The PDB entry is titled "Crystal Structure of a 70S Ribosome-tRNA Complex Reveals Functional Interactions and Rearrangements". The RNA (E-TRNA) from Thermus thermophilus has 76 modelled nucleotides. The source organism's lineage runs through Bacteria, Thermotogati, Thermales, Thermus and Thermus thermophilus. It was solved by X-ray diffraction to 3.71 angstroms. Rfam match: tRNA. Gene Ontology term of the family: triplet codon-amino acid adaptor activity. Crystallisation conditions: 24-26% MPD, pH 7.5, VAPOR DIFFUSION, HANGING DROP, temperature 289K. The entry has 48 different proteins, among them 50S ribosomal protein L32, 50S ribosomal protein L14 and 50S ribosomal protein L6.
RNA sequence: GCGGAUUUAGCUCAGUUGGGAGAGCGCCAGACUGAAAAUCUGGAGGUCCUGUGUUCGAUCCACAGAAUUCGCACCA
Numbered sequence: 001g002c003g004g005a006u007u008u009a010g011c012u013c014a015g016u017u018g019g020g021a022g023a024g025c026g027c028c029a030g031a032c033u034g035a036a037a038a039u040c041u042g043g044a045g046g047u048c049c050u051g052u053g054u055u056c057g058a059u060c061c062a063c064a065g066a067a068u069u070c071g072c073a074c075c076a
Stems, first nucleotide, its partner, number of pairs: 001072007010025004019056001027043005049065005
């Protein structure tokens, strides 16, 4: 350098189906407990590497370099 995969909320999943970016679980809130637990509501909160191009519109599209990782040859 060539491919495999990953590149995400507070940590952990994603999402043939791009036309909602979501859960759990952290959360703060409200609920009920005598009490927190546990149980439900809520909401804050979340470029999924970046740019850029087609595309109507794009985390799962095109290319380009980014980190990690996992194999494949070279490293004079």